[PDB]
RNA sequence: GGCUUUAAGUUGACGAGGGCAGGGUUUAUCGAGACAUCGGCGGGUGCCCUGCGGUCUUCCUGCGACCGUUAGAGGACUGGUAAAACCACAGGCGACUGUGGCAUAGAGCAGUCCGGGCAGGAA
RNA sequence: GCGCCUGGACUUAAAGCCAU
Numbered sequence: 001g002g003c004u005u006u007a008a009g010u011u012g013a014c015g016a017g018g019g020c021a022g023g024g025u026u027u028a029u030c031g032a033g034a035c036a037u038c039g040g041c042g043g044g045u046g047c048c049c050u051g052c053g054g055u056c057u058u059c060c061u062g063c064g065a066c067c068g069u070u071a072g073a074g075g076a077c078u079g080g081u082a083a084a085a086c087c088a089c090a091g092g093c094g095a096c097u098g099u100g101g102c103a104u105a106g107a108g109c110a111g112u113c114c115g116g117g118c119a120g121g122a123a
Numbered sequence: 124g125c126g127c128c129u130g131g132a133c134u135u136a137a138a139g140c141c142a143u
Base pairs, nucleotide, nucleotide: 001141002140003139004138005137007135008134009133010132011131014031015030016029020051021050022049023048024047025046038130039128040127041126042125052068053067054066055065056064058122059121060120061119062118063117074114075113076112077111078110079109086101087100088099089098090097091096
Other pairs, nucleotide, nucleotide, family: 006136cWW009095tWS012130tHS013014cHS014083cSS015082cSS015124cHS016106tWS018045cSS026028cWH030106cSS031082tWS031105cSS032033tSS032037tWW032084tWS033085cSS033104tWS036131tSS053071tSS055116tWS057118cHH057119tWH072115tWH073115tHS080107tHS083104tWH084103tWH085102tWH092094tHS092095tHS093135cWS094134cSS107108tSS
C1' cells in the first nucleotide's frame, strides 16, 4: 500500500423553468467550471380525456382548432446579472455537512415581429 | 432536479489475509 468481514456512519439532482378543475397516464422543459446527478421507491406544474373559461368574427348558439385567465400552435430575430463548482466562517477522527460571499448557462424563460375557423342567428 | 434508502459508491473502528 491493496483486499475481505463485521459494526457504525457519509453521500445519493446544481440551479433555471413549469400550476383553471376532475379523472387517467408516466424515464414530463432547460442548461452547469457537477459527471454515481448510478439504482430503487415516492412525488411532479407535462401529456391525454372531460368540464368551465379565453381566442380564432361586433355579439349569440352549435361544431371545430389552439390555449389556461398576460388564455395562438408554429416560425424568425434579440435578449438572458442561476446555483453547484470556488473561497471564507462554523461542525465532524473522517466520508462530508450548514451559512455567507463569488465567476459563469440554456429553454418549452423574456421581448419583438410573422402567423387565425365553418354554420346559423342577432344589430 | 423535489422527498426517502434496503443496493452501489465512499468514511471510520476492529479482525483477518495479500504485497512492499